This is an experimental structure of RNA with a sequence from Haloarcula marismortui, with 22 nucleotides shown. The depositors describe the entry as "UNAC Tetraloops: To What Extent Can They Mimic GNRA Tetraloops". Primary citation: Zhao et al., Biopolymers (2012), "Unac Tetraloops: To What Extent Can They Mimic Gnra Tetraloops". NCBI's taxonomy places the organism under Archaea, Methanobacteriota, Halobacteriales, Haloarculaceae, Haloarcula. NMR data were recorded at pH 7 and 298 K. It was solved by solution NMR. The entry is indexed under RNA, EVOLUTION, UMAC TETRALOOP.
RNA sequence: GGACCCGGCUUACGCUGGGUCC
Numbered sequence: 001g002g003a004c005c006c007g008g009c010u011u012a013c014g015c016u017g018g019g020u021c022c
Stems, first nucleotide, its partner, number of pairs: 001022009
Other pairs, nucleotide, nucleotide, family: 010012tHS017018cHS
């Protein structure tokens, strides 16, 4: 310093927070 793990509502778009590694 970054991404991601997952879920509310979902017929379609995506928003939001508990946490993790190098």